This is an experimental structure of RNA, with 17 nucleotides shown.
The depositors describe the entry as "Crystal structure of a bulged RNA from the SL2 stem-loop of the HIV-1 psi-RNA".
The structure was determined by X-ray diffraction at 1.7 angstrom resolution and released in 2003.
Crystals were grown from: MPD, magnesium chloride, cacodylate, pH 6.0, VAPOR DIFFUSION, HANGING DROP, temperature 298K.
[PDB]
RNA sequence: CAGUACGCC
RNA sequence: GGCGACUG
Numbered sequence: 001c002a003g004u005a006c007g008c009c
Numbered sequence: 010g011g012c013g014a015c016u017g
Base pairs, nucleotide, nucleotide: 001017002016003015004014006013007012008011009010
């Protein structure tokens, strides 16, 4: 820098 | 919206 069929507030 | 996790 680009992403996820993750979570939290 | 903020933060974290995960992939390259």